[PDB]
Context: bound to proteins that are not shown
RNA sequence: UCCCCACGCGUGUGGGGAUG
Numbered sequence: 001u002c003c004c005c006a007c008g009c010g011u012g013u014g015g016g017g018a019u020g
Stems, first nucleotide, its partner, number of pairs: 002017006
Other pairs, nucleotide, nucleotide, family: none
C1' cells in the first nucleotide's frame, strides 16, 4: 500500500513490480 498475477482453511495466502 500505487499496480499486476495465482489460489479451496491464515489478520486472506503466495508470487511479480529494470531495459534508465
An RNA: 20 nucleotides with solved positions. The structure was determined by X-ray crystallography at 1.8 angstroms resolution and released in 2011. It was solved together with CSE3. The work is reported in "An RNA-Induced Conformational Change Required for Crispr RNA Cleavage by the Endoribonuclease Cse3" (Sashital et al., Nat.Struct.Mol.Biol., 2011). Crystallisation conditions: 0.1 M MES PH 6.5, 30% (V/V) PEG 300. The PDB entry is titled "Structure of CRISPR endoribonuclease Cse3 bound to 20 nt RNA".